[PDB]
C1' cells in the first nucleotide's frame, strides 16, 4: 500500500430536520433558495420488514374499536440489505 472491518480521532470538510419563501402534486411529500435539529454514509438504490398518502382505476355490501385489498405515489431522515466513497488514533 490493496482489501474486510472499524469509529475514541486527526487533515480537508461535506450533508441538511424542523419553520418560512415559492414550485409541482388529490394527497403523503417532493424540487429549489433562505434555514441548522442533527448525521462517518443524513452519498446512492425500493429487493425485504415497517409508516405515511389514497384522487382516478380494479375489486370490495363489508360488523368494527391492533393496524390491513390491488394498484399507484411516498419516506433511502424508520430499520434492514446492495453499491460507491474521505481520513487512519496504534487503532482489529
Nucleotide at each position: 500500500g490493496g482489501u474486510c472491518a472499524c469509529g475514541c480521532a486527526c487533515a480537508g470538510g461535506g450533508c441538511a430536520a424542523a419553520c418560512c419563501a415559492u414550485u409541482c402534486g388529490a394527497a403523503a411529500g417532493a424540487g429549489u433558495g433562505g434555514g441548522a435539529c442533527g448525521c462517518a454514509a443524513a452519498g446512492c438504490c425500493u429487493c425485504c420488514g415497517g409508516c405515511c398518502u389514497a384522487a382516478a382505476c380494479c375489486a370490495u355490501u363489508g360488523c368494527a374499536c391492533u393496524c390491513c385489498g390491488g394498484u399507484a405515489g411516498g419516506u433511502a431522515g424508520c430499520g434492514g440489505g446492495g453499491u460507491u466513497a474521505u481520513c487512519g488514533a496504534u487503532g482489529g
Overview: The PDB entry is titled "The C92U mutant c-di-GMP-I riboswitch bound to GpA". Solved structure of RNA, 92 nucleotides shown. An Rfam search finds the family "c-di-GMP-I riboswitch aptamer" in it. About the family: GEMM was predicted in a large-scale screen for bacterial structured RNA regulatory elements. It was solved together with U1 small nuclear ribonucleoprotein A. Ions in the entry include magnesium. Released in 2012, the model rests on X-ray crystallography data to a resolution of 2.7 angstrom. Primary citation: Smith et al., Biochemistry (2012), "Structural and biochemical characterization of linear dinucleotide analogues bound to the c-di-GMP-I aptamer".